The depositors describe the entry as "CRYO-EM STRUCTURE OF LEISHMANIA MAJOR 80S RIBOSOME : snoRNA MUTANT". Solved structure of RNA (E-site_tRNA_chain_S4) from Leishmania major strain Friedlin, 19 nucleotides shown. The sample was in a buffer at pH 7.6. The entry has 73 different proteins, among them Putative 60S ribosomal protein L7, Putative 40S ribosomal protein S18 and Putative ribosomal protein S20. Primary citation: Rajan et al., Cell Rep (2024), "Structural and mechanistic insights into the function of Leishmania ribosome lacking a single pseudouridine modification". It was solved by cryo-electron microscopy to 2.46 angstroms.
[PDB]
RNA sequence: GCGCGGA
RNA sequence: GUCCGCGCACCA
Numbered sequence: 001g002c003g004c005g006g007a
Numbered sequence: 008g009u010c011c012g013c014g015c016a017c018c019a
Stems, first nucleotide, its partner, number of pairs: 001015007
C1' cells in the first nucleotide's frame, strides 16, 4: 500500500 | 481522518 469488519 | 485486529502486496 488493498479489501473486511469493530470503536 | 484515529485506532484495533484479520487475510493479502513489496525494484529508489